[PDB]
Context: bound to proteins that are not shown
Molecule: gRNA (41-MER)
Organism: Acidaminococcus
RNA sequence: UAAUUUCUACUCUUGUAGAUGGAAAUUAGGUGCGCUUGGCA
DNA sequence: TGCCAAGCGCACCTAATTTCCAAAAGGACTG
DNA sequence: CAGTCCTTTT
Numbered sequence: 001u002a003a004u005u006u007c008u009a010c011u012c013u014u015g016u017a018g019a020u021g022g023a024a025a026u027u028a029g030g031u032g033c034g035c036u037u038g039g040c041a
Numbered sequence: 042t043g044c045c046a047a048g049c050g051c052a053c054c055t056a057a058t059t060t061c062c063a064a065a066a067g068g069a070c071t072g
Numbered sequence: 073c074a075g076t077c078c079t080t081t082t
Base pairs, nucleotide, nucleotide: 006019007018008017009016010015021062022061023060024059025058026057027056028055029054030053031052032051033050034049035048036047037046038045039044040043063082064081065080066079067078068077069076070075071074072073
């Protein structure tokens, strides 16, 4: 086992390298847990 | 080592798609 | 009103 508009990876360097379209609204889906009826030779 | 199908409930995480990215017209206020 | 400043527009 740290510094960032913010993220990731870093530290010769009070900082480095790369990336980075926001805000608002909406919708769809995913992962997990619980439960129901079933399936598998 | 058990998964899979159809489906209901809860928690949260992720992605896609829309609008705007404006000066000035218009008019509601407020002494 | 006359001016100011928020609201609404293309």